[PDB]
Context: bound to proteins that are not shown
RNA sequence: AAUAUAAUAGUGAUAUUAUAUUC
Ligand code: GTP
Numbered sequence: 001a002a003u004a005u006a007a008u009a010g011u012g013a014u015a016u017u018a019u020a021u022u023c
Base pairs, nucleotide, nucleotide: 001022002021003020004019005018006017007016008015009014
C1' cells in the first nucleotide's frame, strides 16, 4: 500500500474496529 473475512452502525452505497493475508 492492496485484499479478504467477522462484528457493529446505516435503507444502502459505505464507515469504524477486530483478524488474517499479499505485494
Ligand atoms: P505495519 O502494520 O507493519 O503495516 O506498520 P508500518 O509502520 O510498517 O506501516 P505504516 O506505519 O502504516 O506506514 C504506512 C505506509 O507504509 C503505507 O501508506 C505504505 O505506503 C507503506 N507500507 C507499509 N507496509 C507496506 C506493505 O506491506 N506494502 C506496501 N506496498 N506498502 C507498505
Solved structure of RNA, 23 nucleotides shown. It was solved together with Probable ATP-dependent RNA helicase DDX58. The model includes bound GUANOSINE-5'-TRIPHOSPHATE (GTP). It was solved by X-ray crystallography to 3.1 angstroms. Primary citation: Devarkar et al., Proc.Natl.Acad.Sci.USA (2016), "Structural basis for m7G recognition and 2'-O-methyl discrimination in capped RNAs by the innate immune receptor RIG-I". Crystallisation conditions: 23% (w/v) PEG 3350, 0.25 M KSCN, 100 mM MOPS (pH 7.8). The depositors describe the entry as "Crystal structure of RIG-I helicase-RD in complex with 24-mer 5' triphosphate hairpin RNA".